[PDB]
RNA sequence: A
RNA sequence: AGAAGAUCUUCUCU
RNA sequence: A
RNA sequence: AGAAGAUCUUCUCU
Numbered sequence: 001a
Numbered sequence: 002a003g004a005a006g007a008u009c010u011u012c013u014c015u
Numbered sequence: 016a
Numbered sequence: 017a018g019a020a021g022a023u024c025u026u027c028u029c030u
Base pairs, nucleotide, nucleotide: 001030002028003027004026005025006024007023008022009021010020011019012018013017015016
């Protein structure tokens, strides 16, 4: 993420 | 990404 | 709300 | 309250  | 929650936005009903 |  | 979306929080997997  | 899955689950729960908060806030806000748009639309709808009540 |  | 129903629908969609944003941001953030907690937990989990990857």
The RNA has 30 modelled nucleotides.
Entry title: 16mer self-complementary duplex RNA with s(2)C:I pair sequence 1.
Fang et al. published it in Proc.Natl.Acad.Sci.USA in 2025: "Nonenzymatic RNA copying with a potentially primordial genetic alphabet".
Method: X-ray crystallography, resolution 1.54 angstrom. The entry became public in 2025.
Crystallisation conditions: 0.2 M Calcium acetate hydrate, 0.1 M Sodium cacodylate trihydrate pH 6.5, 18% w/v Polyethylene glycol 8,000.